[PDB]
RNA sequence: GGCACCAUUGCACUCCGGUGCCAGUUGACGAGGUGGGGUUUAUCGAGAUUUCGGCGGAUGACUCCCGGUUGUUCAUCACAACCGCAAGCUUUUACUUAAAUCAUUAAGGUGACUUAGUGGACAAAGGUGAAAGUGUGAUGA
RNA sequence: AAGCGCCAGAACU
Numbered sequence: 001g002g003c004a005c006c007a008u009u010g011c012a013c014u015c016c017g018g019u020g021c022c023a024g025u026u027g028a029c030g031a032g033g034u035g036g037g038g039u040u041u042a043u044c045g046a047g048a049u050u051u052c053g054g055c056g057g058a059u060g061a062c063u064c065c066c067g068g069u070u071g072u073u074c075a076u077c078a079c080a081a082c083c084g085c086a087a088g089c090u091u092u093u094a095c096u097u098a099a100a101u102c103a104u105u106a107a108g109g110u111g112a113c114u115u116a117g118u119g120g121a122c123a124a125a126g127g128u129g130a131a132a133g134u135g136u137g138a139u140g141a
Numbered sequence: 142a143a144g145c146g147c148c149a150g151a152a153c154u
Base pairs, nucleotide, nucleotide: 001022002021004019005018006017023154024153025152026151029045030044031043035065036064037063039061040060053148054147055146066084067083068082069081071079073141077137078136089133092130093129094128095127096126102119103118104117105116106115107114108113
Other pairs, nucleotide, nucleotide, family: 001110cWS003020cWW024112tSS027052tHS027150tHS028029cHS029099cSS030098cSS030144cHS031124tWS033059cSS038062cWW044124cSS044144tHH045123cSS046051tWW046100tWS056145cWW057143tSS068087tSS070080cWW074140cWW083086cSS090132cWW099122tWH101120tWH109111tHS111154cSS
């Protein structure tokens, strides 16, 4: 906004009594991410009445299993830290179209608001190349 | 096309 009721017979030109029932509307802005099982309050920043509260999902973290890399070859068992079409650790070096908020102005609705365009700016995490350094044993070719 | 979906607490209509 709507239906019922209580109440109101009331002279105004931006809205304007209460209760309950019903309906509608708001309710996450991008970046990033999947080997499997369990578990669990699942990463990163932007914004700032609710991005609050609830519920579902989820590629997170952890753990174990599984299969691998790197420890200068290369087979094997440990040891050390990692990776799940990538993969030791540190010091640096680019790349990786941010979007919303903001201002703005067009469409739709009784309205709360919704859809779209335009204007301009700002990230963090991660990962992807590059540069210098620093990292195992045991047994065998 | 996963900051993702949903709506019913709340708020507004």
The RNA (GLMS RIBOZYME) has 154 modelled nucleotides. Entry title: Crystal structure of the Bacillus anthracis glmS ribozyme bound to MaN6P. The entry also models magnesium ions. The work is reported in "Structural and chemical basis for glucosamine 6-phosphate binding and activation of the glmS ribozyme" (Cochrane et al., Biochemistry, 2009). It holds a match to the Rfam family "glmS glucosamine-6-phosphate activated ribozyme aptamer". Rfam's curators write: This entry contains a glucosamine-6-phosphate activated ribozyme that is found in the mRNA for GlmS. GlmS is an enzyme that uses fructose-6-phosphate and glutamine to generate glucosamine-6-phosphate. The literature on the family includes a 2004 paper in Nature by Winkler et al., "Control of gene expression by a natural metabolite-responsive ribozyme". Crystallisation conditions: 11% PEG 8000, 9% DMSO, 0.02M SODIUM CACODYLATE, 0.02M MAGNESIUM CHLORIDE, 0.15M POTASSIUM CHLORIDE, pH 6.8, vapor diffusion, sitting drops, temperature 298K. The entry is indexed under catalytic RNA, RNA binding protein-RNA COMPLEX. Sample source: in vitro transcribed from a DNA template. It was solved by X-ray diffraction to 3.01 angstrom. It was solved together with U1 SMALL NUCLEAR RIBONUCLEOPROTEIN A.